The RNA has 24 modelled nucleotides. Crystals were grown from: 23% (w/v) PEG 3350, 0.3 M NaSCN, 100 mM MOPS (pH 7.8). Released in 2016, the model rests on X-ray crystallography data to a resolution of 2.6 angstroms. Protein in the same entry: Probable ATP-dependent RNA helicase DDX58. The work is reported in "Structural basis for m7G recognition and 2'-O-methyl discrimination in capped RNAs by the innate immune receptor RIG-I" (Devarkar et al., Proc.Natl.Acad.Sci.USA, 2016). The depositors describe the entry as "Crystal structure of RIG-I helicase-RD in complex with 24-mer blunt-end hairpin RNA". The entry also models zinc and magnesium ions.
Context: bound to proteins that are not shown
RNA sequence: GAAUAUAAUAGUGAUAUUAUAUUC
Numbered sequence: 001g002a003a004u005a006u007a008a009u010a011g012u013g014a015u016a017u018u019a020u021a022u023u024c
Stems, first nucleotide, its partner, number of pairs: 001024010
Other pairs, nucleotide, nucleotide, family: 011013tHS011014tHS
C1' cells in the first nucleotide's frame, strides 16, 4: 500500500461511516 470478516449506527436495499480483528 492492498484485500477480507464481524459488530454497531444510517438506508427499503445495494451500500455507506466508525469501531474491532484478520490476511497478502